[PDB]
Released in 2006, the model rests on electron microscopy data to a resolution of 7.3 angstrom. This is an experimental structure of RNA (18S ribosomal RNA) from Saccharomyces cerevisiae, with 28 nucleotides shown. The entry is indexed under IRES RNA, Ribosome, Translation, Internal Initiation. Schuler et al. published it in Nat.Struct.Mol.Biol. in 2006: "Structure of the ribosome-bound cricket paralysis virus IRES RNA". The reconstruction used 73,313 particles. Entry title: Structure of ribosome-bound cricket paralysis virus IRES RNA. The entry also contains 40S ribosomal protein S5, 60S ribosomal protein L1 and 60S ribosomal protein L11-B, not shown here.

């Protein structure tokens, strides 16, 4: 860098 | 129960 992964550990804006 | 294209954190490369 990857709009990289994870709102399912947790936390959190919205809905 | 939806959204990691609203985030924190933490992680891969």
């Nucleotide at each position: 860098u990857c709009u990289g992964g994870u709102c399912a550990g947790c936390a959190u804006g919205g809905c | 129960g939806c959204u990691g294209c609203a985030u924190g954190g933490c992680c891969g490369u």